Solved structure of RNA from Firmicutes bacterium CAG:227, 521 nucleotides shown. An Rfam search finds the family "ROOL RNA" in it.

Context: one part of a larger RNA
RNA sequence: UUUGAAUCAUACCUGCGAUCAACUCGAUGAAUAAAGUACGCCAGUACUUCGAGGUGUGUGGUAAA
RNA sequence: CGCCCAGUCAACCAAAUCAAGGAUACUUCUUUUGGAAGGCUGCCGGGGUUUAGUGAUAAAUCCCGGGAAGACGGAAACCGUCAACGGAAACACAUAUCGCAGAAAUGCCCGCAUUUAAAAGCACGGAACUUCUGGAUGCAGCAAUAGACGCCUACGGUGUAGGAGUAAGCCUAAGGGGUAUCAGUGUGGCAACUGAUAUGACAGAGGUAAAGCCAACAAUGCAUUCUGCCUUGAUGACGGAGAAAUCCGCCUAUAACAGAAGUCGCCGGUGAAAGUAGCCAUAUGGCAGA
RNA sequence: GGACGGUGAAAUUUACAGGUAGCCAAUCCUGUGCAGGCUUGUGGCGUAAGCCAAGGGUAAGAAGUUAGGGGUCGCUCCCCGAAGCUCAGACUUAUCUUCCUGGUGGCAGAAUAUAAGUGAAGGGCACGGAUUGUACGGCGAAGGCCGGAUCGUAGGUAUGAUUCAA
Numbered sequence: 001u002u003u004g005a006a007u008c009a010u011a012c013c014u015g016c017g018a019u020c021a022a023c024u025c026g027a028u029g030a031a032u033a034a035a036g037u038a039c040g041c042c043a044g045u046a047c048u049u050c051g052a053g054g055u056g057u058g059u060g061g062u063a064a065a
Numbered sequence: 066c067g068c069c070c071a072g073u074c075a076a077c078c079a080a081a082u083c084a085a086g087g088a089u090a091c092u093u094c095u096u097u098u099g100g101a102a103g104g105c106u107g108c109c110g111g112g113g114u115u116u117a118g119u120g121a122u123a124a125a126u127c128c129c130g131g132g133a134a135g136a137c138g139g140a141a142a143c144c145g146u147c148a149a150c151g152g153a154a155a156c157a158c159a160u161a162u163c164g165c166a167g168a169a170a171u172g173c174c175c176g177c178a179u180u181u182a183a184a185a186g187c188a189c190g191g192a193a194c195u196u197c198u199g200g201a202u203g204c205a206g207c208a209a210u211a212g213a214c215g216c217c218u219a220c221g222g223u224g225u226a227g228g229a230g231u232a233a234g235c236c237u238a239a240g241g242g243g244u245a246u247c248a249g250u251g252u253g254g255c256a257a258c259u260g261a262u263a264u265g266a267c268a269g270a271g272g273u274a275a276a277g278c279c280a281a282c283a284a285u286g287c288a289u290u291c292u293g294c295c296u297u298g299a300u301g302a303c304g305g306a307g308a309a310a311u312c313c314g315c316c317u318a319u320a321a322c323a324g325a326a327g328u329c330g331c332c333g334g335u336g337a338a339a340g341u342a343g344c345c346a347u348a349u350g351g352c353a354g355a
Numbered sequence: 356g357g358a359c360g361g362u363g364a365a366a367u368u369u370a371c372a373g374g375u376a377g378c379c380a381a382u383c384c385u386g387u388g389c390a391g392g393c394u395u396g397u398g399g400c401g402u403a404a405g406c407c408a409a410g411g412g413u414a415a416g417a418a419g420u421u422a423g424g425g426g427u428c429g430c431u432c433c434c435c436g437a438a439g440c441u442c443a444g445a446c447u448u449a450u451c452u453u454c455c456u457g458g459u460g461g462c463a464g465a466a467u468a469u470a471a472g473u474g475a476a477g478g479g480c481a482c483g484g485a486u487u488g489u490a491c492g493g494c495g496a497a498g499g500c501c502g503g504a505u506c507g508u509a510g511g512u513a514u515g516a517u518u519c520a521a
Base pairs, nucleotide, nucleotide: 001521003520004519005518006517007516008515009514011512012511013510014509015508016507017506018505019504020503023053024052025051026050027049035048036047037046038045039044054163055161056160057159058158059157060156068152069151070107071106072105073104074103077100078099079098080097081096084093085092086091108131109130110129111128112127113126114125115124116123117122132150135147136146137145138144139143164489165488166487171481172480173479174478175477177474178473179472180471181470182469186462187461188335189333190332191331194327195326196325197324198323199322200290201289202288203287204286205285216228217227218226219225220224234273235272236271237270241267243264245262246261247260248259249258292353293352294351295350301316303314304313305312306311336368337367343362344361345360370387371386372385373384374383389457390456391455392454393396397408398407399406400405409453410452411451414448415447416446418441419440423435424434425433426432491502492501493500494499
């Protein structure tokens, strides 16, 4: 007084694509399913999306109504 | 539509204070202080942080907004300020796609149609309205008002007089007993017992002055009550005259209402017609307004 | 008929009056009045001041009309004539005018506006939504399409730290 090279962390936005059953998580993925119920059981049939949660409401308790 | 606690308003009570009354006990009132039964309130929404959770979320905390039992201000068709807003206390079951879209309904704005109005506005005025002051009228400002039966003395046959002291009744305050309620306790369950409230039906305390009655009379509180202008002036009042009946003068509409202050709202060509028409000729108020 | 007193309006009035627009006038017309102005206003004349004529308005006075006084024997008759009223018609003046514009409430200010009322029939915003639908929401008979949320992808960028050379 001005050129060259390398490495490690973190965020926004626009096209394109995929997916989409709760207020959440998970399962099944438009029924020949998942999970369950009934028909004493197994099959078969019928029926219901299903399991766990969270809020709201209702009815009780705490508490005499 | 529980309990406690807080906040708030308290009936009521006590002490002091002020004032007015009652024969008195006492009643009424002002201000302050203290206690207090009971009533009401302790509600709704949003955000941040922390923690827990996979998450929905929850808890804790902090902040904000609204309400708020209530309080205060100051006038106003109302506004502003201030105001606690908790706890024990944690649960079980049933139910709801709780999201997104969405109709009715409701509110505001806009457009349209229609109706009314010399619109909307400022100032002024009016009908009212409100508040305050003073007056008049009404109500409140209220203890009761008794002596039976008996006893003693004196006199007396069929009783009288006096005395001492009184029951009941009535008034005032209180609450001893009992009862009712509630709680504790106790029981096997009651009861009993203990305590706190109601009650005062039962018992007790004090009083029952004035021969008495009616009216009037207090501070204070509550209720009702006032359009403008101009007169007249009584059944009221005052004074005079009179033996009285009555007469005379004078005053008053405070003769029951007089006055002040005022922010909104409502109404209005408010100027002119025009101090004109009309109405009335002065309390039987007149005239205008509502 | 006059005089006086008290109380006391309304109709009407868009400068003041009268018409007209079917009714309906602040709005249209006419007259008057006031303010302002210019090309000095209606007909005629001339070199011109100026005058004549016409029209309209207002006031003193004619016509319609009256209170008071006087005359007379007297009057209900007659004349004079102070107070005092209306015109559609005259007449004289005073001496005003003929053209244009403008006057909205007490003030300011619009009147096709503006402010209330009503209506239903529309649009926007807000709120509400167990009437309703929904395998994310809307549309579509469907296939699909448009939004939403996650996920993946091509990327466009952005911040912090260190070292060797010229």
About this RNA
The reconstruction used 420,040 particles. Keywords: natural RNA nanocage, cryo-EM, drug delivery, RNA. The PDB entry is titled "ROOLfirm-octamer-wild type". The structure was determined by electron microscopy at 2.93 angstrom resolution and released in 2025. The 2025 paper behind the entry is "Cryo-EM structure of a natural RNA nanocage".